[PDB]
Entry title: Structure of viral RNA polymerase complex 5. The RNA has 22 modelled nucleotides. The entry is indexed under RNA polymerase, TRANSLATION, TRANSFERASE-RNA complex. Takeshita and Tomita published it in Nat.Struct.Mol.Biol. in 2012: "Molecular basis for RNA polymerization by Q beta replicase".

Context: bound to proteins that are not shown
RNA sequence: AACGAUGGACCCA
RNA sequence: GGGUCCAUC
Numbered sequence: 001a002a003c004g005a006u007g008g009a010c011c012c013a
Numbered sequence: 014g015g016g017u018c019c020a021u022c
């Protein structure tokens, strides 16, 4: 240089 | 939500 979606943890605050 | 990380389709 890496698309769309979900859920979680932190971080963003 | 957006990133990072973890599962996923």
Stems, first nucleotide, its partner, number of pairs: 004022009
It was solved by X-ray crystallography to 2.41 angstrom.